[PDB]
Context: one part of a larger RNA
RNA sequence: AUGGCCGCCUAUGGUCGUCAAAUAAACUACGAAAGUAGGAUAAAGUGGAAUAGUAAGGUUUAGCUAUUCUGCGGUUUCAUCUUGUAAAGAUGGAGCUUGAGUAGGCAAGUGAGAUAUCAAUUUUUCUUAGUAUGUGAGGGUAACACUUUAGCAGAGGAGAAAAGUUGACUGGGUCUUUGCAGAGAUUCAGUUGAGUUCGGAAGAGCAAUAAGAAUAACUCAUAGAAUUCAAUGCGAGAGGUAGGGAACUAAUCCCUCCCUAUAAUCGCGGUAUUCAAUAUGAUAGUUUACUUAACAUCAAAUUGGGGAAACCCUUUAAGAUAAGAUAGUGUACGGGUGGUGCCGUUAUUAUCCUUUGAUAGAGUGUACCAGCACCUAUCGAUGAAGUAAACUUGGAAUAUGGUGGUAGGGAUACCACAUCGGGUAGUUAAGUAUUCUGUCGUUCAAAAGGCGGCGGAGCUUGUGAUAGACCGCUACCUGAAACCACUGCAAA
RNA sequence: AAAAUAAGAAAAAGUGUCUAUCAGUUUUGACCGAAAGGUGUCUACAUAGUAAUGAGUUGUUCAUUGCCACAAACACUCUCAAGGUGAAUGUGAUUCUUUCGAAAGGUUUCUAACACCGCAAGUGUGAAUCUGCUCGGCAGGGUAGAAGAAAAUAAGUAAGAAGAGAGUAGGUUAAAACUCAAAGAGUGGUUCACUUAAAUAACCGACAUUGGUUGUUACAUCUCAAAAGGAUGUGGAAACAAAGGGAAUAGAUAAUCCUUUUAAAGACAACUACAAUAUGGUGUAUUCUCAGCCU
RNA sequence: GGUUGUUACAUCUCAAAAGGAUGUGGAAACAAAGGGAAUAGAUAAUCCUUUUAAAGACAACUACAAUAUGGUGUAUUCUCAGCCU
Numbered sequence: 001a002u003g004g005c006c007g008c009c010u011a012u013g014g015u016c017g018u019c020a021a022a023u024a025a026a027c028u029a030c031g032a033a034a035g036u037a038g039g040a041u042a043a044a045g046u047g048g049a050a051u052a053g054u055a056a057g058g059u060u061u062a063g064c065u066a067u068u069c070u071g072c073g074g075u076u077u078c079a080u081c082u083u084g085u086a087a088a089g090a091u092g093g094a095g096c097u098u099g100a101g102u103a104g105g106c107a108a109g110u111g112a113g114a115u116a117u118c119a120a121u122u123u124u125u126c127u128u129a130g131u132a133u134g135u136g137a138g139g140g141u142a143a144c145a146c147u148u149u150a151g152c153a154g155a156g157g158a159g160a161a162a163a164g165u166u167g168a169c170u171g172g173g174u175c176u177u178u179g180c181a182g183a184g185a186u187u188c189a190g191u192u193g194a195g196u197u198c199g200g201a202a203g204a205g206c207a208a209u210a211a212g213a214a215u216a217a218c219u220c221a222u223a224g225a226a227u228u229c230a231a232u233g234c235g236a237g238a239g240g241u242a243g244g245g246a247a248c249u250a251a252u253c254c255c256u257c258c259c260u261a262u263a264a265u266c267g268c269g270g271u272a273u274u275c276a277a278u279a280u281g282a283u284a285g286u287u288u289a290c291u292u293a294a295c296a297u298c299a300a301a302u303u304g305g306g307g308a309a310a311c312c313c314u315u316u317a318a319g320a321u322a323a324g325a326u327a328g329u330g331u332a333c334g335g336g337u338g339g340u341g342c343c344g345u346u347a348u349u350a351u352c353c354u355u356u357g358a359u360a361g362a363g364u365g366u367a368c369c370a371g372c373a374c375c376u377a378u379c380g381a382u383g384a385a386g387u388a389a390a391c392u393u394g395g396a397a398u399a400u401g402g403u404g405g406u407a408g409g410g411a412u413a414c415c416a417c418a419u420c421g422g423g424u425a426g427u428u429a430a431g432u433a434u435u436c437u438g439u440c441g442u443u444c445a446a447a448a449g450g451c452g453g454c455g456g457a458g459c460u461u462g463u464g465a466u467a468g469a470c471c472g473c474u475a476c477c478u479g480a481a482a483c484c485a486c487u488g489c490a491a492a
Numbered sequence: 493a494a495a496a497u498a499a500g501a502a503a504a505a506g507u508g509u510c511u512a513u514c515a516g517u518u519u520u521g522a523c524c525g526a527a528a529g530g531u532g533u534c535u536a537c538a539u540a541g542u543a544a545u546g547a548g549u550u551g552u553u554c555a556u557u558g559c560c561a562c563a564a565a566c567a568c569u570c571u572c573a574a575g576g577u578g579a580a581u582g583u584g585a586u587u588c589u590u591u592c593g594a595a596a597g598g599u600u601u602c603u604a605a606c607a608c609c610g611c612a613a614g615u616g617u618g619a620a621u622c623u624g625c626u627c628g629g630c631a632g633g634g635u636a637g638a639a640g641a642a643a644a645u646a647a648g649u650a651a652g653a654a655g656a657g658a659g660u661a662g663g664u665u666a667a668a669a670c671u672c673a674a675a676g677a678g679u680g681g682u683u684c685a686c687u688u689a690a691a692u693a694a695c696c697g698a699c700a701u702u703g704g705u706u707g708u709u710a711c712a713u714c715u716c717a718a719a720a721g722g723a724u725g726u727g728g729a730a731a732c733a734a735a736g737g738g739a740a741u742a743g744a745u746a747a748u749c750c751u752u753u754u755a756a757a758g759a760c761a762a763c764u765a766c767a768a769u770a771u772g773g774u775g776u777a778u779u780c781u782c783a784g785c786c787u
Numbered sequence: 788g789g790u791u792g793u794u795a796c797a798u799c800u801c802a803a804a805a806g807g808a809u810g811u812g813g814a815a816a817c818a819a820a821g822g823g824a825a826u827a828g829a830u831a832a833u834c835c836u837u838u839u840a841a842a843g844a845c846a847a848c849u850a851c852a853a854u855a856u857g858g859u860g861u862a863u864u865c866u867c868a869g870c871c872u
C1' cells in the first nucleotide's frame, strides 16, 4: 500500500490484520502470603446509595462533575460437581461495565402538526311561483243570489345550494427530570347522550368503535434512524387483584395508610433485517391553475302538443356529475343479523358513460381533389381528457464525491488545514587579534574572578547591500476545547 | 473572572517576494583629465578645397584631370543704368612650442623763421613745399587735402627659421539597461596586457626652461630641560615601517579594513654665464626614475 | 519869306554848377538802349517797346511874285517846306 471497525459516501486520523479495538481478571515465574516482574484476550446497559468539589458573600437546598460501592443483566475466567468423555450444563468466586472525532453531505424513514371526506342535523337562500290559497274594491247576470276580477297580502310540503353545529367534555394519577407551569403521550374514573332494543306512547334497557383515511410530490424537526423479537435486559409505572406490615383497640376483622407480588403503557439499551453522498436526466408520478360546466349527460318539478290516461315527444329549470354511474356475482376484507351479498370496500360480469386507437361505411365541411374533421357500426384498449406552471422519484453510464483560497471572470489544476487560537524566539556562509556576553562544566569559602565547551555580539569578505511591508518556513511555550434532554421560565 | 508568569542553551529554518533607497558594472553621449619631477604654453590634423591616377614622403608636397565655393581678365547679351550668360585664369584645409623678428597705413603736433630783397618773386640754410574750395583790395586768412619732418602707437603683431605630430591612461556626470574578474595579483605606476601568483606587452604626451655662487623663507630628520639656538638636508612614484581612525553594556584594542606620514620649499630673491648633446657615473637611496653636474 | 532874339530839344565840349560850340521838316534804315525765362539774380538767340528820326516852333521888326527850273536844303536812303537861278 491493501483490508476490518467508527450508521452511509468522501476527505482526514483513529484503531486493529482477514476469527481484524484496547485494558482488567485470567495465565506464567517466584513468594507462606501480601505482592513483585512479565502477560494475551471479552462485552448492552439500566438503576440505586455514599462521599469530594462546585458556581456563591456566608447559610439552606437542588443540580453539575469526579470517585467508590452495589442489585440485576452482559461478558470473560478460575474452582468444583454430575451428565459424557469431549457436547455442554449446574453451583459458587473474581474482573470489567468501557473506545472510534472533525468537517460537508445523506430521512419516500419516523414524530408532532396541518388539509380531506363521510353520517347526522339546524339556520339562511333559491327553485316548484308571485303557484295553491286568503283577503278581495269594481263589474256582469239576476231580482232582491251567484258568479268570484283587478289589486293587496302570499304558502307549507317536496327539490337544491351554501353556511354552520355535532361526531365527545371534565377530573385524578402517572411519563417526558431539573423545579415549576403549559403542552402532548398513556391510564383510570365520571359526566353528557346520537344511536339502537322493547314500547301507540311516557317511560324503560344497552350506550362514546358517536364513522374517518392518506401524504415522496404540504409544514417543521429529527443526524443516524426505522422495523422486528422463543434467546431481548433493566428501570419507572395508571389501575384492578393478591400477600405482608404499620397504626388504633381490651381484642379481632374491614376500609383509609405503607411495601412487595402481577403489568396496561412508557424511558434507555440489546439481537436480527433494511436504508443512507452529489450532479446530468431514463422511468414512474403528484399537486395547483386554465379549457369550464363550452359542449354533453342527470335532475324536484315545469311549458306546449300528441296519444291515451298507461305515458311519450317536447322547452324551461334551482341546481348537480371534471369520471364516474346502474343491475348483478359475492374473490377478498369489515360491519351487524334470529338469518339473507343483507350493508360498507374492491372483484370481474353486463349495459351506460370518459379518453381513445384500428378498420368499414355514408354524407357534410374546409375554394376544389387528396387527406383531415364530424356521425354510424365493429373490434380493442382507456379512468376523465388536453394543456401551462411548479414538484417528487431519480435506471444505465459519465463526471463529481471534506472545509477555504486561489487571477478581469470562469473552468481545469494547485495550495494548506483535519477542533482552532495567541504568543516567544528565530529564519545567509565562512573567517575571526582583542573585548563584551548567553549557556554549561570546572576552579573559586561569598562576592569578585580565572579556566574549558557550545555558541552570540562586533569586524572581514562574500550574498551587491540597507530599510520598510506582506508571504511563508523551524523550534518552543500556552489557551479555549466540550454542548445536548417536549417546549417556555427558572436558582434553590 | 482577569490579564499577570513562561517561550532556558544548542540544533533546525526562504541566501524567499514586493516596494523605496544606496552603491557599483556595461554601453552611449557630454564635459573633464596626463599614470616616469617642477613651471609655462599646448595636444588639432592625416599626402590637403573635394575625389581619383602617378610620383615622392624625415608631415602631409607636387603634376594632370573631373567637380565644388569665391574672385575675375575677357567674350556674348543687355536701348543707358541696373543686370543676365558663359568663362581664360587665380584663390581655396592645417594645430602647437621655441627662437628670430618687420613694415605700410592712421594718430597727435609742424607747414616756420633767418639772410638778401621797396613788397612779392627769387637765392641759401627747417622738411622748406604745393594744391582744390572759400573769404580777402593785396601778402594773407580758414577749411579740406597731397608730399614731407619729429615721436609714440603699430607690435613682440604680421612674415620667416628650427622643433613636434602631442587630449593619452583614465575620471566625473546624465540616461538606459542591469547587478559583483563591480575580485585579485603584479609594476616605479596605470592598463583594454596577465589571472591564483608569477610572467608577458604597451603606456606614463609635444616643445622650451628648470645653469653656477650667495642669501631668505618653509619643511624634514637629528642635537638641544623648555626659549635661545646648532648640525645635515629638500624632485617624483612605490615599499618596509610608523602613527591615527573605527566595536561589540563606559572606556581601551584593531586581526582585518580605512586615513596620514613614510615620500622634506630641485622653491623664492640678488648677482652672474650659457652649448657642442663625449655618454658612462653621481644625483641615489629599500627599489626604480627625471631634473641638474662631470665626462 | 528875310534879320534879330526867346524857349524846348538833340548831339558834342565841359570833374559836378557855371557855362561854351554846331544845330533842329517827315518816313525808313544801320545801330543803340531797355523789357521779358526756365530754383535768387543775370542773359536775350528770337520777339516786343523806345530812341535812332533834334521846337522848319514861338515873339518882335520887316518885304512880298513872276512860278528861269537845275542845285542846296541833304544826310545811310528817298522826299516836302523854305533859298538861289
Base pairs, nucleotide, nucleotide: 003016004015005014007106008105009104010103011102012101027038028037030035045072046071047070048069051066052065053064054063075095076094079091080090081089082088109222110221111220112219113218118167119166120165121164122163124161125160126159134152135151139147140146168191169190170189171188172187173186174185176183178490179489180488181487182486195206197204198203224275225274226273227272229270233268234267235266236265239262241261242260243259244258245257278399279398280397284392285391286390287389289387290386291385296321297320298319301316304313305312306311325351326350327349332345333344334343355381356380357379358378359377360376361375363374364373365372402417403416404415405414406413419480420479421478422477423476424475425474426473428462430460431459435457436456437455438454439453440452441451442450443449465513466512467511468510469509471506515671516670517669518668519667520666521665522664523663524662529702530701531700532699533698534697542558543557544556545555546554547553560584561583562582563581566578567577568576569575587656588655589654590653591652598645599643600642602640605617606616607615608614621638622637623636624635625634626633627632676686680696681695682694683693703764704763705762706761707760708759710726711725712724713723714722715721727781728780729779733753734752735751736750737749772786773785774784788849789848790847791846792845793844795811796810797809798808799807800806812866813865814864818838819837820836821835822834857871858870859869

An RNA structure (Env38-Golld RNA, nucleotides 3 to 833; Env38-Golld RNA, nucleotides 749 to 833) from uncultured Caudovirales phage, in which 872 nucleotides are resolved. An Rfam search finds the family "Giant, ornate, lake- and Lactobacillales-derived (GOLLD) RNA" in it. The 2025 paper behind the entry is "Structural insights into higher-order natural RNA-only multimers". It comes from the structure "Composite map of Env38-Golld RNA". It was solved by electron microscopy to 2.93 angstrom. The reconstruction used 5,894,560 particles.